[PDB]
Context: one part of a larger RNA, bound to proteins that are not shown
RNA sequence: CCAGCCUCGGGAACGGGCGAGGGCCGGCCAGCGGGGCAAGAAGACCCUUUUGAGCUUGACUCCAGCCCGGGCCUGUGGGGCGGGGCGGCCGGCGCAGCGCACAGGGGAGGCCGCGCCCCUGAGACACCCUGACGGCCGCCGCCGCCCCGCUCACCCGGUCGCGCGGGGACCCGCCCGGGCGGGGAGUUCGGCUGGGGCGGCGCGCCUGCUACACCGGACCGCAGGCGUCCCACGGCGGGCUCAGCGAGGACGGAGACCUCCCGCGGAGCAGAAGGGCACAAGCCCGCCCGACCCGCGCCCCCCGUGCCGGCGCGGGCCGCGAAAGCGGGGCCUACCGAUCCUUCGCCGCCCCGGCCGCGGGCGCGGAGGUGGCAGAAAAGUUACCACAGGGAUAACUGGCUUGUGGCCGCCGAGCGCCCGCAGCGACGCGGCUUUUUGAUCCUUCGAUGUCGGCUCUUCCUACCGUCCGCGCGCACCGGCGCGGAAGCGUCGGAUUGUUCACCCGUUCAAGGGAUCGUGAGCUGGGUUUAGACCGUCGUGAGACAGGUUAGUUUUACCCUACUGGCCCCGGGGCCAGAGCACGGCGGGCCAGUACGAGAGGAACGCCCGCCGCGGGCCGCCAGCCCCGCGGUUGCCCGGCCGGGCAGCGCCGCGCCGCCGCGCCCGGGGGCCCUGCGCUGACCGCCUCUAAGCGCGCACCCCGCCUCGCGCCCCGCCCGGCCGCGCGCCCCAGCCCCGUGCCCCGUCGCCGAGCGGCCCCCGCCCGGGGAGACCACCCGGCGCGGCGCUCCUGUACGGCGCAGAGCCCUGCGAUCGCCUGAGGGACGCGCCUGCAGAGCGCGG
Numbered sequence: 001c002c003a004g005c006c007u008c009g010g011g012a013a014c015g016g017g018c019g020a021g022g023g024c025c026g027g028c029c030a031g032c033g034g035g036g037c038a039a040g041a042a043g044a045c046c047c048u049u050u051u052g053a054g055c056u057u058g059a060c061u062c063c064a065g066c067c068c069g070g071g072c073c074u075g076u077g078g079g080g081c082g083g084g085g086c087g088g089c090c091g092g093c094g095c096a097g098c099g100c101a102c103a104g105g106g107g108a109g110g111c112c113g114c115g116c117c118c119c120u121g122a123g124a125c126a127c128c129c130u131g132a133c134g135g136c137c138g139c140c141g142c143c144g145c146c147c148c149g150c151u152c153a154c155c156c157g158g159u160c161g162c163g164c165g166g167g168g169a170c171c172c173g174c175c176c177g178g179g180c181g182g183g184g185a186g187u188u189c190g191g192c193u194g195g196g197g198c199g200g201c202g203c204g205c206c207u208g209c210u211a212c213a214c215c216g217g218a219c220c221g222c223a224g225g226c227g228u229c230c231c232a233c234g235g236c237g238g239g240c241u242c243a244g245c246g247a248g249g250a251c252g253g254a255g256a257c258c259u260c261c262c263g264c265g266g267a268g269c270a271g272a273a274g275g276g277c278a279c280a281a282g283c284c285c286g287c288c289c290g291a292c293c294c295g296c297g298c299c300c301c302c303c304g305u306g307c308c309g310g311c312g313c314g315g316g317c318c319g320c321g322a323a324a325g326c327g328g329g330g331c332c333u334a335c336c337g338a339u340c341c342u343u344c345g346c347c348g349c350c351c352c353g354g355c356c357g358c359g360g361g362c363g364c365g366g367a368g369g370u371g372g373c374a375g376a377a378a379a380g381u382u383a384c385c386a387c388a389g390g391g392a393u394a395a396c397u398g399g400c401u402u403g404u405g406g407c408c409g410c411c412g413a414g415c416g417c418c419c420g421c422a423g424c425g426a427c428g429c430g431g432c433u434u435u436u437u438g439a440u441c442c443u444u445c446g447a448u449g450u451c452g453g454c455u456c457u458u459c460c461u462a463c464c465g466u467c468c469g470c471g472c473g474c475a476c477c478g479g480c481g482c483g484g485a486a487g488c489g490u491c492g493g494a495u496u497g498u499u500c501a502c503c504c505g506u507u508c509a510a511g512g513g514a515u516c517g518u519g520a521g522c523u524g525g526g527u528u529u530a531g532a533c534c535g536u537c538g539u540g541a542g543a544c545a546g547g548u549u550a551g552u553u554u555u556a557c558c559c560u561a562c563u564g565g566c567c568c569c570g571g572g573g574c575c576a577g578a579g580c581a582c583g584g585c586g587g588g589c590c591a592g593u594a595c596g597a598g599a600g601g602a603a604c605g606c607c608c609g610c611c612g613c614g615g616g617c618c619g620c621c622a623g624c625c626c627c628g629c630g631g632u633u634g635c636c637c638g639g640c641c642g643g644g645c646a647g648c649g650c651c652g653c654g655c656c657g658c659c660g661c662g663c664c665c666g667g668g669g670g671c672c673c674u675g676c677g678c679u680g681a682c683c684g685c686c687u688c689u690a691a692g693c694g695c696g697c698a699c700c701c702c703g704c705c706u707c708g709c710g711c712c713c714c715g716c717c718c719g720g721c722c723g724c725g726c727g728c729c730c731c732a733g734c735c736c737c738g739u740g741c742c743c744c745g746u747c748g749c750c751g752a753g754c755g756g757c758c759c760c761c762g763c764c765c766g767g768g769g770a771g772a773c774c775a776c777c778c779g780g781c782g783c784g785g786c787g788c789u790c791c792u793g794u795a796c797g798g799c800g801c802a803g804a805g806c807c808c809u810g811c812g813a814u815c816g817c818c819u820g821a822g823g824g825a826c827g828c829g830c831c832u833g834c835a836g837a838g839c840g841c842g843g
Stems, first nucleotide, its partner, number of pairs: 002016001005022005026567006034560003038555002046390003051386002053382004059187005065180008075150009084140003088136004102131003109114001154167004190203001191201002199220001204226006227373001228270001229330002234288007242266001244262001246260004268277002271335001273333003292316008305374001318327003341368005347363005398442001401438001403437001405433006414424002451525001452523003456517001457514005464489003467484006491505003495501001531549004535544003570714005577707003582612008595600001613666005621660001623658001628653005633646005668702003675695004715761001719758006762841002765779004782834002784831005789825004797818004802814001805811002
């Protein structure tokens, strides 16, 4: 989409279609919420996307603003202070020799007289020389800086420019430069992942294993490493023997050193691991730098691409060794890095009209890196939130599983006075369940409404009470175990949203399933949006896996299902099918009895009740009042009488009818389970069993009851059609078997009989004891009278010798009498009145 009944199976694990069963005329109506993973809506949660947005900040990159400096705008005069340069000058304190030797000097004369060279230290200094570090100048046509005016730029105030000021070469402005700067922009916020986060990194690499003997193999598989260390721990040659046993030798023992001996490596070789190694690859020496240069190729990973790593060469140069040889580091398998840019080396080229110097570029190849390791430049938050999608993927339901949660069985160590099993049972073992949580990710993200309660139905048994057995460590009483048994009961409350829990109480109170049954059934307490607090956390925005408060619960008219109702056709019935219902608790007698040492203390049976449930009913007694009667308020009808309105104004009664709080009703058969027995074997015995038999559960089945398709009899009616055919019993007597039919048209059809089948059976209209509409049950209805009875409470009016009083000759709420009156009736009897049965429609 099409369709519209189910159950089960398999299947995107929960189907209307499929497999297999069981139901089903067809068309409708009133209801109704079980189902159509009912309809709303490209899930809002969650995740993903190299999809956003709001917010935050010490995210990345920035921008207005503002501060600060210098320049310009920008005139005219002073005064000081530095710098630089000259340049005199004054100084220099660790002690022998001459005293503090600033230093580098020079030197037997300068001008000392001292000198020197002496006599001396870390260095002698005489007259003259500079050099550094200070001080004190002065100098200058040099260069900065600061300060003070002035008034003319500029800049404000006051005035009606009415008899004026204030600043000032500053400030502002502007150009640069430096600060601050989520105030504000733009952007980003890795990956993997048994959902994501958190936490790890098989995100680049290495060893042994997984890995199943070529190679290749996966995991947030297993046990571990790597980002370095060493100019020696390297190259090479020689020599050597290691770890140790064992036995020896002052201190000397577990332990140091020294000897032999035997030592296949049991040592070492930087670090993981595995290989490898003995006149070595270990160790020790001696010498060395190949831990060079230039050009290639190959192997590993592999797209047969890079990269790291290795390896094999052609040359150049070396080292070691007597040589042969060996060496591109460290015995092997790990230890690292593109383009662009930078920096450096080497040898050359180019700067394009030349040429020269500088500079730039380039070819070559190192270094400075991208560990997220084939290599963006990058913080959060969002409950204010989105977007595109995803059942590729979480929460939720189901499905697989069953660790965990339940719930059983086996063994028998022990317990139980003794005594394994009355009741227990360790230590172990084997299962089951899906009522626990996990594990998972199969189904659903263009949406299966997600907790609890409330309501209502059904189911399960792994049984708590009651039933029936049986065992006890069963005297009774009461317990306890076990088998059958799901009919009934399993409640009322306090706190919590609670499921659960916990306590109280009773007639003492099992556990569960149905999409964690049940939201177009409800409630919304919780959780689970936006408002708000408070503690903790965060720099913050915000968070909480803490508590608190407030917070819209949409839609049935469709299909099915359900529950009633219908589609005209006589009166009684009958039974196919379908429904189904009585349990539980006492009391009395038994009986203070059996039993027991006592204390205590039953039972069968019968008889009464009660509760829970069921079906009815209204005589009572409660509820209720359709238009009844009485009271009363406000307002209207002029007052009275009687009325209205206030959505039945309100109050008291109340009939018919409904109803519960009232009343009545509810007594049984069958077959048998678990088993207890009886005869009785296999198996001379024993035995409930194997044949056979008896008894036997609130369970089951049936009755009674509720419905009821059909059929039947009868009445009206009296008709049509079709068919042609009987031994029974038994199977271990099977009594004579082990046949027959075999031609329902094929030649058979007469009649009769015994069977079957068809046929046939109005409404409208009115009333109800009946009703949504219908249907039903009734039919000369009904109307409105009169009696009866019942309800309500004594009618209007008249009268009065009632009346508190008042003032005038009357008023006056009320009261009494007439008056159990009047009014009313849907109940009962009657008719003294109209009436009342289609010439309707079918047939």